[PDB]
Context: bound to proteins that are not shown
RNA sequence: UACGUCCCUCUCCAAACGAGAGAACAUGCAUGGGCUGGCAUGAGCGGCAUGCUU
RNA sequence: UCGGUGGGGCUC
RNA sequence: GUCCCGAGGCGCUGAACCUUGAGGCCUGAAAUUUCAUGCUCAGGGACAC
Numbered sequence: 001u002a003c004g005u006c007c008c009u010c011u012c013c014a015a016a017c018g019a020g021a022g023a024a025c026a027u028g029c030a031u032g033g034g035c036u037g038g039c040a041u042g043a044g045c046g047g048c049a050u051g052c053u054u
Numbered sequence: 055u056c057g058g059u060g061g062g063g064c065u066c
Numbered sequence: 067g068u069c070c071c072g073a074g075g076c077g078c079u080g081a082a083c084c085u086u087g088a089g090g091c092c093u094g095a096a097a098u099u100u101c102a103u104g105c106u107c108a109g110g111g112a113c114a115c
Base pairs, nucleotide, nucleotide: 004113005112006111007110008109009023010022011021012020029104030103031102032101034091035090037084038083044078045077046076052057059074063070066067
Other pairs, nucleotide, nucleotide, family: 002115tHH003114tWS012014cHS014019cWS015089cWW025106tWS026106tWW027029cHS027103tWH028105cWH033092cWH034099cWS036085cWW039082cWW040081tHS042081tHS043079tWH047075cWH048058tWS051057cWW052056cWW060073tHS061072tHS062071cWH085090cHS093102cHH097100tWS099100cWS104105cWS
């Protein structure tokens, strides 16, 4: 000099701390939606009525 | 097209 | 006869809420729906030297 490596950063098959596995603008992360599941029928309103179901 | 409480208690 | 108080019950209502976080699934099979959005705007530092 160049390839590159590490730290900062992000993820979790790793993990006392180091170390590890990974990612490096990536549906990566965030927040929604759907799924899957848990609980067990919310607040509000109402009683043949402009309510509920057909 | 159906179906729609409550042991009791209080007013008018 | 009416309109009031009354635990509880019935209806709307398998509803309401919770569901990835020490860290479930789906944006790459098909679906009466099967994902949508938005954030990033020259990465920074140190070594290698």
The RNA (SR4_chain_5) from Leishmania major strain Friedlin has 115 modelled nucleotides. It was solved by cryo-EM to 2.43 A. Lineage of the source: Eukaryota > Discoba > Euglenozoa > Leishmaniinae > Leishmania major. The depositors describe the entry as "CRYO-EM STRUCTURE OF LEISHMANIA MAJOR 80S RIBOSOME : LM32Cs1C1 mutant snoRNA overexpression, class 4". The 2026 paper behind the entry is "A small nucleolar RNA dictates the structure and function of translating ribosomes in Leishmania".